[PDB]
Context: bound to proteins that are not shown
RNA sequence: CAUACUAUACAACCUACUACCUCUCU
RNA sequence: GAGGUAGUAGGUUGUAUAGUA
Numbered sequence: 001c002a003u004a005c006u007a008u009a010c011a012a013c014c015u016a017c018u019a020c021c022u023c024u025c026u
Numbered sequence: 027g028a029g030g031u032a033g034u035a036g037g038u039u040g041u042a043u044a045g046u047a
Base pairs, nucleotide, nucleotide: 003047005045006044007043008042009041011039012038013037014036015035016034017033018032019031020030021029022028023027
Other pairs, nucleotide, nucleotide, family: 004046tWW010040cWW
């Protein structure tokens, strides 16, 4: 080669937080 | 409370390339 352990880049999706906008609430 | 951002951070999957034995 094959076979486990996987890395980076790019893409999509999900999740936590922070600051501002629009509506709503107040 | 809901929506739109923007950033940080976590992941998951796919593609491509590649490590180590």